An RNA structure, in which 20 nucleotides are resolved.

[PDB]
RNA sequence: CGCGAAUU
RNA sequence: CG
RNA sequence: CGCGAAUU
RNA sequence: CG
Repeated sequence: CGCGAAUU
Repeated sequence: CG
Repeated sequence: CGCGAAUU
Repeated sequence: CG
């Protein structure tokens, strides 16, 4: 940095 | 935020 | 539920 | 995880 998930 |  | 961001 |  990318991906989906969680959180706010 | 819609 | 969708969106991008933050968090883990 | 890649």
Notes:
Keywords: RNA, 2'-fluoro-RNA, phosphorodithioate RNA, PS2-RNA. Released in 2016, the model rests on X-ray crystallography data to a resolution of 1.2 A.